[PDB]
RNA sequence: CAGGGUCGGC
RNA sequence: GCCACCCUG
Numbered sequence: 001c002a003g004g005g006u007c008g009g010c
Numbered sequence: 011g012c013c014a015c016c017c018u019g
Stems, first nucleotide, its partner, number of pairs: 001019006008013003
Other pairs, nucleotide, nucleotide, family: none
C1' cells in the first nucleotide's frame, strides 16, 4: 500500500 | 462513517 473480519470503540 | 485491532497478499 491493497482486499477482508470485528457479535470493537466513538 | 471515523479510528483501532486482527487476517491475507

Released in 2000, the model rests on X-ray diffraction data to a resolution of 1.7 A. An RNA: 19 nucleotides with solved positions. Crystals were grown from: MGCL2, CACL2, CACODYLATE, MPD, pH 6.0, VAPOR DIFFUSION, HANGING DROP, temperature 298K. The entry is indexed under DOUBLE HELIX, CYTOSINE BULGE, RNA. The work is reported in "Two crystal forms of helix II of Xenopus laevis 5S rRNA with a cytosine bulge" (Xiong and Sundaralingam, RNA, 2000).